[PDB]
RNA sequence: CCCCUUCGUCUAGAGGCCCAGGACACCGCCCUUUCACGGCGGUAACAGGGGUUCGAAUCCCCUAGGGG
Numbered sequence: 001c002c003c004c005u006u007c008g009u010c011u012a013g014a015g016g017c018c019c020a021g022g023a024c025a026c027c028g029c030c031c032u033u034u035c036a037c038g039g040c041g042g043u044a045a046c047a048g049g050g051g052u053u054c055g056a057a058u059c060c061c062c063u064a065g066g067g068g
Stems, first nucleotide, its partner, number of pairs: 001068005008024004016054001026042005047063005
C1' cells in the first nucleotide's frame, strides 16, 4: 500500500427485489404415542463514526480489530 468485518454460530447479499432471508444454536410452549429426546412457535445482526445518493448492508473517507 492491498483485502476482510451481517443475529449466539455459519452464512444469504452486486444502489430499490432487505425497517435484512436461511440453517443450526438459544428461549418458549406442547409430548394423551413421530424419540439411541420428538412436534410447533418466537427472540436475535449490517464493527464504530463521517459523508455521497431521491434511496446504502452495498459507493467514498476516517477509526478500531484481523489477514497478506